[PDB]
This is an experimental structure of RNA, together with DNA, with 313 nucleotides shown. Entry title: RNA polymerase II elongation complex containing 40 bp upstream DNA loop, stalled at SHL(-1) of the nucleosome. The entry has 16 different proteins, among them RNA polymerase II subunit B12.5, Histone H2B type 1-J and Histone H2A type 1-B/E. It was solved by electron microscopy to 3.7 angstroms. The sample was in a buffer at pH 7.5.

Context: bound to proteins that are not shown
RNA sequence: GGUGUCUUGGGUG
DNA sequence: ATCAGAATCCCGGTGCCGAGGCCGCTCAATTGGTCGTAGACAGCTCTAGCACCGCTTAAACGCACGTACGCGCTGTCCCCCGCGTTTTAACCGCCAAGGGGATTACACCCAAGACACCAGGCACGAGACAGAAAAAAACAACGAAAACGGCCACCACCC
DNA sequence: GGGTGGTGGCCGTTTTCGTTGTTTTTTTCTGTCTCGTGCCT
DNA sequence: CCCTTGGCGGTTAAAACGCGGGGGACAGCGCGTACGTGCGTTTAAGCGGTGCTAGAGCTGTCTACGACCAATTGAGCGGCCTCGGCACCGGGATTCTGAT
Repeated sequence: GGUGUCUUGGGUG
C1' cells in the first nucleotide's frame, strides 16, 4: 500500500 | 418429250476460341556397380503319329412319276406425310410468405448461484498381422472290383 | 406298314479305394499396423 | 422497418391434332419345278496290320542382360505470348421431283 466478474428472483423512487 | 419449284454447294467479308511456340523446374530416362537367375546351345530316349494296305460294306448320284413350295399380277384395304396451332422439355430476372442485427425509461437497493462443458487431440505401450521350413498330412499315381452303360434276344403301338 | 416306345439277359470298361511317391501348411520369434491409456484444453 | 429463395412472364425451336394424298401388304390365279419314295451301281471309310523315321521333356555348359540401389541429365506443361480455321451473314449458280 493494493477490498474481482456475470445472470435469476423479490422491492424502494 | 418439256417446264416450274424448294434444297444444295461455294463465294465477298471476318473474328474467337482452338492450335502452336519461348523460360524454366521437378519428374522421368540414363549411367554405374553388384548379385543372379534366366536364355541359347547340345545330347538322348521311344512313343504318338505318318503312309499304304487287307476285309468289309454303307452310301451319293441318277432313274420314274408326281405335288406343294416360290413367284408375278390382280382385287382390296391399310398405314405414313406435310403445314398452322401452340407448350411445357427449358431458362432466365422479378413478387410476397413467414422471421428478425435491435428492444421495450433513468438512477438505486440486497438476497443467491458458475466459477470444467466435452470428448477425442498427441504420444507411449499392449494386441494383431506378415515373414519361413522341416515333418507329418494332402494330391496324384499302380492295380483291382462288381457296377453302370450299350447290344442283343425278344416285345407292343400309331397315322 | 415303318418306324418308335418297352422287358430282360449278356458283354464291355471303369473310376474309387488300398497304399505310397511327391508335394506340401505352419509355430515361434522378430519387425510393422492398430487400439487402449495418460496429460491437457 | 428490414434480410431470405417460391412460380408465373418470356428470346430459341420442334412435334400431337386436322384434311387431303400416296406407296405397300394379304389372299388367290396360274405358272414352273426339284426332291419324296423305292431302287441300282461303284467308291472311300471303319477296323485292324505293318514299316518307320521324328522331336519334346529332361539335364548339363556357358553366357549375360535384369533387377535393385545411388548420381546425372533431358524434358512437358505452368505461365504466358502468338498465330490462325472455318462457320455466320447474305447472295450466285446448280439440281431431283411434280406437273404439262